[PDB]
RNA sequence: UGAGGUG
RNA sequence: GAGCGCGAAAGCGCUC
RNA sequence: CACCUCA
Numbered sequence: 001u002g003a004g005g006u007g
Numbered sequence: 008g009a010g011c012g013c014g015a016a017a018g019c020g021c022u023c
Numbered sequence: 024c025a026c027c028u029c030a
Stems, first nucleotide, its partner, number of pairs: 002029012
């Protein structure tokens, strides 16, 4: 300490 | 989880 | 909050 998800 | 809706209920939607 | 992808 990014991004796309699901529960 | 909390809040605000819908629904006779069962269930569902939105927000954080 | 938990988990799953990618380098």